[PDB]
RNA sequence: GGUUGCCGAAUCCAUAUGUGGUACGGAGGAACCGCUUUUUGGGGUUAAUCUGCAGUGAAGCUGCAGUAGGGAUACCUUCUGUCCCGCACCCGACAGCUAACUCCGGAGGCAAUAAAGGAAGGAG
Numbered sequence: 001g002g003u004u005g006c007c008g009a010a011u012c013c014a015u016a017u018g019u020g021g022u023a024c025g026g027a028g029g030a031a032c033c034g035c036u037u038u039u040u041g042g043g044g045u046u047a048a049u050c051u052g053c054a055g056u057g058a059a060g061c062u063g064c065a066g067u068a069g070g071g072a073u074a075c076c077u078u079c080u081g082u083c084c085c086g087c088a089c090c091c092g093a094c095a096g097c098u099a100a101c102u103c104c105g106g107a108g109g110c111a112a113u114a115a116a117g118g119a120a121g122g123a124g
Base pairs, nucleotide, nucleotide: 004111005110006109007108012021013020014019024105025104026103027102028101033096039093041094042091043090044089045088050066051065052064053063054062055061069085070084071083072082073081075122076121077120078119079118080117
């Protein structure tokens, strides 16, 4: 942006139905600064990483217990308390930052008498 509301960048519009555009988002890419740590591969999106214990004797995967980080709390923001998530996908030897510039995404999934509690300040 959108929804009655919630996560998420992910909503609309136009179309000759090929596609084009869009709120909103991601990457690459100087100087300056930074790093000089490079199969021990490295890196990107995302909150989703990293620890001990066990299935293995390594990596992977699985189970517990956590955890960086993250979401909801129902008019709004904050605090407090409460309930939760902590997935997955990709680049392909390669990417620090980054002006100009270049290349792309604009999906999905849920919620129903509730802690949809309390307080402060707003809004009405």